[PDB]
Context: one part of a larger RNA, bound to proteins that are not shown
Parts: sequence; C1' cells; structure tokens
RNA sequence: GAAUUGGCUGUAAAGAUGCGGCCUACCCGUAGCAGGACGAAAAGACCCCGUGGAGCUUUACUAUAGUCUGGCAUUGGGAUUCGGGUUUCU
RNA sequence: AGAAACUUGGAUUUCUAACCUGAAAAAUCACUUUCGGGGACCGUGCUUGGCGGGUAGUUUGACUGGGGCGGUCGCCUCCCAAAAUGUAACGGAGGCGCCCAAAGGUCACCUCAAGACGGUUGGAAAUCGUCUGUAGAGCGCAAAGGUAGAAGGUGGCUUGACUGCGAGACUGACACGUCGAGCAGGGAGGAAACUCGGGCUUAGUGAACCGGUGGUACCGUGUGGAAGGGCCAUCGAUCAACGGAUAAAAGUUACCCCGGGGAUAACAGGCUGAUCUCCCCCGAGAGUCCAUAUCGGCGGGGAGGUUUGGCACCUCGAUGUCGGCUCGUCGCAUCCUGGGGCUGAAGAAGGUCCCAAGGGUUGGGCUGUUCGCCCAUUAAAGCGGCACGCGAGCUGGGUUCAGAACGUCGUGAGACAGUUCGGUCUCUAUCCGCUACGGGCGCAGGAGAAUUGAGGGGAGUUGCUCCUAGUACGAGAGGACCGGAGUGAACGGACCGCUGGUCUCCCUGCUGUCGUACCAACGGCACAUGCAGGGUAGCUAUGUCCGGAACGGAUAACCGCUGAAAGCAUCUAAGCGGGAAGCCAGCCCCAAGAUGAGUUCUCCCACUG
RNA sequence: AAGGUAAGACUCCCGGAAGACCACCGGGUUAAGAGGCCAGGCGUGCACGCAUAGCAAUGUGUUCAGCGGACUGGUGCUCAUCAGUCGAGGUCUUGACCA
Repeated sequence: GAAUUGGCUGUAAAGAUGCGGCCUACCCGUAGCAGGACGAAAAGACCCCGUGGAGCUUUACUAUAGUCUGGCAUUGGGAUUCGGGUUUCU
Repeated sequence: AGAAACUUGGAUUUCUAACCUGAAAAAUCACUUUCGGGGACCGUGCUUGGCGGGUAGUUUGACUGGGGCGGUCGCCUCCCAAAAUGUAACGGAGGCGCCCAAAGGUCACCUCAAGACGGUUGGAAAUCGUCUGUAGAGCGCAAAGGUAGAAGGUGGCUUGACUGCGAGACUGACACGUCGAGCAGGGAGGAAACUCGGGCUUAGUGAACCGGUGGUACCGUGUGGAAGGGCCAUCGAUCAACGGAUAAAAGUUACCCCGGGGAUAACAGGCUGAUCUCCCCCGAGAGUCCAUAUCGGCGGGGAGGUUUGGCACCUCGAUGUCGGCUCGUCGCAUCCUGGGGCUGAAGAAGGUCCCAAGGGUUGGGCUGUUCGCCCAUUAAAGCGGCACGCGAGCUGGGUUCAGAACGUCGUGAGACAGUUCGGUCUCUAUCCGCUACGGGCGCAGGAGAAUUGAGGGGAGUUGCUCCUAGUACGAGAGGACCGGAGUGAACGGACCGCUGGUCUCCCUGCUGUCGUACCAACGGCACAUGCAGGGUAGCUAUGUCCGGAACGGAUAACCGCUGAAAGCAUCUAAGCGGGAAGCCAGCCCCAAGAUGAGUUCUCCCACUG
Repeated sequence: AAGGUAAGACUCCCGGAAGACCACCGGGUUAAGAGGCCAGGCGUGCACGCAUAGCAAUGUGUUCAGCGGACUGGUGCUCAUCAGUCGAGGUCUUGACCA
C1' cells in the first nucleotide's frame, strides 16, 4: 500500500491479525471506552557523523575601517647659533 | 690656521601676504573690513613603522566496543601467528630518532663465564696460582637468531666510512626498501692465495616543492657577454598527526540551522548473566551436654531475569522519560488468614520448615519523589511482573528549551547529572480489543407462551467478645485446642419505610425598578431560580435490609490400616482410609448462533393459480 | 416460485417506576391508558375582598384559610378515529406401528 483485519503460545531482523500449532468466532450495525494497530502530526531540537552552516568569543591565524608616528607637498621672508659648500682675502 | 658676498639645511625664537577662524545693515556663502585671533602649526594628499576582535575571511586532525576525558599515530625485537610467507585487536612484553678518527680495511696473535683447594692489608665478591670448564660468557645499546676454526679480547700498518657501473634475484598496490657476483680507474693490508665500495645482522628515519654553499660551462629570448636558469655534489624537516592539505590558525552555542545515521549513544525491548535476588551441597564451630531446635566459617553447585552492567539486534522519515492519580490483571521465592512436620514444642506466646495464591493487605506528617524515617492503628499492614503496567486516560511536582540569580570553572563567549524562582501536555476513533443495545438470517410448516442447562460469569476477607472453663496444662503466675453462640469492621447487591440531601417555579416571605391608567392587587427583570424560608414524588448516602456460608466428593503437605521384595521392620511395591481459606459441586446472575441450534403445553389448517 | 387468507403479528395512536435510538411493558370504545374534572393525601401556613382596632406602620376576624408538579382512587368530559401492511400449506431416505 491493498485488506476477506480474532485469542494463546511459539518463531521470525530480537514486541506477529497476516508465519507454525492449538483455541475461539453466524451476517450487519448504533451508542459508548481508549489497551493494540510499534495509532496521527513535524523526514528527531538529544546523540553521533559531514574535511556542512551560521551567532558569539579571545593573549588562535590573516588582513582591515579607525588611530598614532618619521619623510615629502600645500609651505611663506626674517632675524639667531650655525658640524660644512663656492669665488672670495693679511 | 683665516671670514664679509652667502647658505643645502636642521633647531628653538619671532613675523603676516598662504591657510584656518571670528564680529560688523548683508543669518549658509560671497564681498570690503577702522578691523580681531590662530598661523606656516593644524587640516588635507602620498609614503614609513606601531597599535588596531571595532569590523572581516577562516582554521580548530584521526583512531575510538556511542562521543568526550585518558591514551595512541613512524621505525626495530619477541609471543599471539594455528611447524612455509602473511595475518587483527584501546591483546600480552620491550627498545629507536644514536653511536664508533676507531667499536671501521686488512695483517698477526690471544679465548670466555662459574666453582673448588691455597694464598700480602682483601677475604661472600678485589688480585695471583694451580684443576675442572659446547659455553653456563662476550658481542655499544631491545630482544631474537647466530657465533669456539670467532663476529669475542690485543697490537702493526693505513683508509674500500672510494669515483664510474651493475648480470641477476628477495620484497612491496605503487613509491620506497634489501642482498649482489663481476668490469674499469685508482688505492689499502698481506709473503702469498686473497679480502676490502663501513660496522655480527635486523632500529638510529622522511617524497616532493622552495631555497643556501661549492664546481661544471649545457641554456641564456638580434648578436658578443652578464643577470637569471640546468646538470653534479652537499646543507635546511619532534612536516613525530612521522606517504607528510597553507608560508601562515584557538575556543563557544541552552539562540541555534541544514544533510544524514538505528552504520552510533540516552528509554524500553532483545541475547548474556559478571554484579543483583533467591535456593541447594558439605559441615569446622556456636547452641552448658548435642554439627543440623535455631545458627553455619572456609569452600562448592544451581535457579530467576526484578539491579548496576556488557553487547549494539529492530526503532533516530520520532517506540513521549521520573513520580502521582485512575483502572486493573498475573507469578509465588506467602505479610494475614487455612492445613501440616520438627522444636532447645508443658500452657500461653513463639522459632523454623513443608502444602496452600480463595480472599484480604488501613488512615496520616516530611520529601517531586520511588524508596525510607516517623504518627496512630491493624489479622496483616508481602515481594515482583505486565515498554521500571497505564500521558490519542489525567496531571506535570522531578527532569531535559529559551529568562534570571547564586556558588564553582573559564581572560572570554560560555560551562556541570550543583542549587534556585518562572516556563503552551495537540475538540471528532477507521480496524482489532472491550461495555451496552438493535437489525438480518438461520434453527425442514406458520404461530402464542412455559422451559432443561452444555457452557460461562459473580462471590470467596477477617477481628472482638461469651459458653465450654478458670477446665486440660502448669510450683505458681498465667491459661488453651476441639466444639457452640453473639456482635462488628470493610466490601458488595437491592431498597427509599425510617434519619437526612436535593428537588430551576409546588407554597410563602423580601428589595430596587418597569408595567397592567391610579389605589388595592398582580406579572416581568435582577442566573442560565433576583434573594431568602420550607418542601411532595422521584432520584440519592452518610440511611436501611440481605450476603460471604452448612453439608458433600476428589486432593496437597502430611497422617494412618492391611503388607511384600529380606522367616524382622516399613503409609507402598499391588491395593485402602483420613486430610486445607485451595479443586469439582452446592449459592446468585447470563445461557440452545449448545449451526450439536434441545424439551413441553396450546393454536391454525391442508386454498388458489 | 408466487397470490387472497387462518392462527397470529406488525404499522399507527395514547402512555410507562422501559429507555440515547432501537428494544421492553400497558391501553386503544366489548375502553379507566393518559390528560382534564371530582374526592382524599401531602406541601406550604392563614388568600382576595370585606369588617373591625389603631394617627399610622400594622394587628384581629371571616380563615386548619387560600394556593397546588410528579401521590392514592373514582369519573366516559378530551385523545386513543379510521383503517392499511405482513403472515402456513409443511423435502427426501431409512426403521417401527397401524392401515
């Protein structure tokens, strides 16, 4: 999934309406209950795995906005002491 | 040695045209500014180095009887390894990441432990000396092999601790790894034959890439060079996670997301049963005396599957977890009650074992608790199973989602099976199972009624007092079995007369307001009776009545009669009687779909086509 | 195998100490089934109106009154009217007993 869908006990991938043996059960419903159908819902948030992800952290690595710092530019005369440059000169 | 034109500059200092900035009818800006202040700093443009979780991209190994924590990743030796090689395990043992200018080549020469007698200070053992002495030594280290004709211990010479090569084979998936006769150049020791391309051997190790240093003269971009590259030799590697992802890398998530896994844990089940629970065997000893009335060391053999585990079989496209509540039902290793044996059983009260699972097994305080301790009673207040029974039956205290706090850990984010306050439990049952109730057909004619009971369900508890009887027993104190009687508890069935409950409009009282024109009197609303006070029938308990049985049959442990295998004895080997709250029947209820469909009474008859 | 019919049932109505529905019980006119009505019981607790007392609120009398679900009987006042739908002719074989 489709169903003509019972109980015990046993076996089976190790918890069987559906396999084995034995028991029980005439056909069909209505009102109810909630043990089972590993009932339904979301392809487990736990867990492990993937040389998956993302948030966050720091004295993990690496850059970088930011920021501090030397040199050059915008950038200018002067006085002053000047390590020194050049033609000047007893 | 000397200084004026002058500086390339640095450096305080100072200046006002750059530039910044402020006030003046013209608010941002532009203009003059009697004008003001700052000032070659600042700001800005390129560049140098530092800082730079503020931001950003990433890293954070594997094995692993789940993961983590611990340990472990390569090489050598020995078991395991099953007489070839090989062979796993988080199987059992132990070493290496070096050494040696001589512990190497050759040439020559010695032979070791260990014990016994005897010996200077030493005397178990220094050292010498004699005799024994396949070896019991040694070989640089681990072991294994091997070794006495030496590889071991010692001296002489020197480097073969060589370049060019490599026939053939061992070994490996490769890639590596191992051994190597013989050829050339040149050596070395030996008188020679001959032996030398490291060490008794097996551990002392890293591909590739990128680079350093020495040669060579191959490449070298128009040509001639040189830069640069190649070839030969060498160096740099706990790349030890040792076939080595980058030159370069740690955590955290309970805020968490995806893809998967029953390949793999936590629940439950399963297989095991170490551990757990229980039972048995022997019997040292305890029990004054006596192993076994009761106990039973040291040991031994089982059962069961309720414990903690092991294992990893179904289930990660979901098998909801502790505890409580509600319902039950099962085992018996029996807490009570029932029947028996032994007793260290006088009686009474007990101990312990055997049979027995019908029924019964209380109410409370503390804790989420399960358990456990207490209270107060009991005949007794049993142990377990049923997915540690039961969340499409209920809770939701515990726990295990986000918030928050303390203690502790962590620099941090965060963190523990540590504590603490808070925190969504999903109206509709399809099938089976179950409780009640119908419809159909069947039950050899159609009907109305009365029934047998195959078979099946329910029920099954127990105290206290009194008589026997102050009797048996007992020094006494106390004090019965057996049999007989009475009254409860809890449970259950029915019932409603009793005592009460409730009786949503049966009767009455009462308030506010609205109405029936007003008064009187009534109705509505104030609940789904406005409120109050009573209340019949019904239904109901806390109220009342009845019940559990008596007798019987077959049994359990056990108790006996007749009695052999053995001229004894024996409950047994044939056979036979007794013996429980248990079994069957008897009590109450259902029942012929008891398809095996039953029995009895009564009725209507034999039509038409 | 049918169809009209017997015995008998059902459908329908009115009810029920039966009940979700079904089912079950009772009555259905030769009738007390249910309702109403009468009487009684039982419940409430003394009605309305009138009179009286009092200034009145109220009290007293008439009045054990009045009122009335489900209770016990009686009663033909109401409705159970009319009517429809179903429902037998009984297999064979063997044995006995009377034909």
Molecule: Bacterial large subunit ribosomal RNA, nucleotides 2001 to 2877
Organism: Deinococcus radiodurans R1